[PDB]
Context: one part of a larger RNA, bound to proteins that are not shown
RNA sequence: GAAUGUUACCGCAAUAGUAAUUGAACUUAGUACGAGAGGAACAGUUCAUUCGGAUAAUUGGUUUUUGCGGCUGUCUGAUCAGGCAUUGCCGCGAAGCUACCAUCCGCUGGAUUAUGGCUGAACGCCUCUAAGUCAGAAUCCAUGCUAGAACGCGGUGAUUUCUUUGCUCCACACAAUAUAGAUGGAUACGAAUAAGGCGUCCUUGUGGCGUCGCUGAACCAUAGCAGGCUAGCAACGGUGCACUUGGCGGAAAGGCCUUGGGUGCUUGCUGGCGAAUUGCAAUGUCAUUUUGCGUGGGGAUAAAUCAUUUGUAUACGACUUAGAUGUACAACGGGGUAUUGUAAGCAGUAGAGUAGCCUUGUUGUUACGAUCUGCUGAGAUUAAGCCUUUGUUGUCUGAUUUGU
Numbered sequence: 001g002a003a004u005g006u007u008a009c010c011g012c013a014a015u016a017g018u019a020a021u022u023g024a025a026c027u028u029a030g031u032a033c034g035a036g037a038g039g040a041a042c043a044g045u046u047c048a049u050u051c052g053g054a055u056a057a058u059u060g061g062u063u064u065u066u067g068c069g070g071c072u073g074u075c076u077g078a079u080c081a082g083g084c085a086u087u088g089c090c091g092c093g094a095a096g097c098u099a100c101c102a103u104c105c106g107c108u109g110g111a112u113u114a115u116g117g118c119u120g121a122a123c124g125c126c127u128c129u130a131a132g133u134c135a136g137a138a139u140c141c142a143u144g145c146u147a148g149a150a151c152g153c154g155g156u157g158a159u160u161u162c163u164u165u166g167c168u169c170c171a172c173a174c175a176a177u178a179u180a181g182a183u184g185g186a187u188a189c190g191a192a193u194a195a196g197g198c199g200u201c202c203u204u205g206u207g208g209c210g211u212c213g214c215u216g217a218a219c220c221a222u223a224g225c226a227g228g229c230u231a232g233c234a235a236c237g238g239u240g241c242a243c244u245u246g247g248c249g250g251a252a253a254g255g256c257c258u259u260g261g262g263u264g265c266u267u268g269c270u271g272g273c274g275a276a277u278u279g280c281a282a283u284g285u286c287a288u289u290u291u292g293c294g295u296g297g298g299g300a301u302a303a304a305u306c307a308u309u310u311g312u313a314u315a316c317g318a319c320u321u322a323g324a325u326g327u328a329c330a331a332c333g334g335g336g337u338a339u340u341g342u343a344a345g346c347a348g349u350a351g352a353g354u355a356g357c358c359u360u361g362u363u364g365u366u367a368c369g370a371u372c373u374g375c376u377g378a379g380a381u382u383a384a385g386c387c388u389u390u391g392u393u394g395u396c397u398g399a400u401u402u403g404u
Base pairs, nucleotide, nucleotide: 005159006158007157008156009155010154011153012152015147016146017145018144020050022048023047024046025045026044033038051106052105053104054103055102059099060098061097062096067092068091069090070089071088072085073084074083075082076081108142109141110140111139115135116134117133118132167299168298169297170296171295172294174292175291176290178288179287184220185219187218196212197211198210199209200208201207202205228273229272230271231270232269233268237266238265239264240263241262243260246257247256248255302402303401304400305399306398308322311319326396328395329394330393331392332391333389334388335387336386338381339380340379345375346374347373348372350371353368354367355366356365357364358361
């Protein structure tokens, strides 16, 4: 990831996989045992080894956050601010990723094996065994955990009309399409088999009595033009169809029972008419499965994908988000939170000193002077996968496809 009418949500669980492992210490206990030397075990508690699954609050690591500061060489006339040195180097460094180098977590039921037993014959005794049965291993199967059959399944929501009248359901009308194979009926207790079924009776039981099986070779149905058209009798039955009343049925219910009336047939019995020529047989055509197109009668007026966006996701697909005018979204701005370490500029009686001048200072001034001090926990950066927002500015109908 095509196809299961479309699309969306919530699920079930066939099958497949599976996982936890081992030790120490304290106590039991200097106890049981033993002559002494020596010296256990079960239950309980606290930790640890090996393995596995996650996670990043803390600690550590990592640095293109090239975030902040420093330093060298060179270049931009100097200053400020920067470029280059294939990430120039050094210190710190958020976010992310990550480490038994960090932290957390790693379930309990059944059936058994070895073995030890119970009852108990064989074999008048005895025996775990032969029939029956109890307890039992890091075993096995479940609980639990991981996938979810891309041809296993369920529940639920919505389901398009002026893509030129589309979609679904109902009735028949005609076409097409096929058939893993109709040709009277799949005709419903349960349990046992060295036992039952049915009927009947009673004191309702592991009851008494009767009967049956020995196959469905049954039971029901079954006559009519592939089943016609009519007449009567007898009953008040039987059956089909469309309704209609009341129930019951969820394991895959989609079926079973029942009330009432209508209508048709009746071969329960007796009559009347028809059939030929398909020519001496030729399935001699009567079933149900899907779809389309017409009528005329109801019913309802959607989503998905691409594109844009997100980053709890990601090689690409895929996944998770958002987007028709609002506790909408985006871009800036503000605040918080962090990182670095005190910005530029100005001032100073700071400054190892050294020169110049004189009104030769008793802070003499000027000029130079690495650095220091104050404004200044300043300035810079801050989401790119940090938090928050009454501010400012904007955005909000493009494309394709899908029907039972």
This is an experimental structure of RNA (25S rRNA, nucleotides 2993 to 3396) from Saccharomyces cerevisiae, with 404 nucleotides shown. Keywords: ribosome-associated quality control, NEMF, Listerin, CAT tailing, TRANSLATION. Ions in the entry include magnesium and zinc. The depositors describe the entry as "Yeast RQC complex in state with the RING domain of Ltn1 in the IN position". The structure was determined by electron microscopy at 2.4 A resolution and released in 2023. It holds a match to the Rfam family "Eukaryotic large subunit ribosomal RNA". The literature on the family includes a 2001 paper in Science by Yusupov et al., "Crystal structure of the ribosome at 5.5 A resolution". The 2023 paper behind the entry is "Molecular basis of eIF5A-dependent CAT tailing in eukaryotic ribosome-associated quality control".